[PDB]
RNA sequence: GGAUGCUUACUCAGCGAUCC
Ligand code: 53D
Numbered sequence: 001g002g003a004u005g006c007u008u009a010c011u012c013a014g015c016g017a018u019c020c
Base pairs, nucleotide, nucleotide: 001020002019003018004017005015006014007013
C1' cells in the first nucleotide's frame, strides 16, 4: 500500500485484525 468483518440497525454508528 491492496485485499477480506460484524451488530436486532443506519437521513452522517463503531470497533482495525489478518494475509500478501
Ligand atoms: C475483524 C474487520 C474489518 N474490514 C473492523 C474488516 C474482522 C474484520 C475495509 C473495511 C472494516 N473496514 C476495515 C471492515 C476492514 C474492526 C465474529 C468471531 N468473528 C470475528 C471477531 C473478530 O477481528 N473481528 C475490524 C475481527 O474480521 F473485512 C475486525 N475488523 C474483517 C474485515
The RNA with a sequence from Mus musculus has 20 modelled nucleotides. The work is reported in "Interaction between a fluoroquinolone derivative and RNAs with a single bulge" (Nagano et al., J.Biochem., 2022). The structure was determined by solution-state NMR and released in 2021. NMR data were recorded at pH 6.5 and 288 K.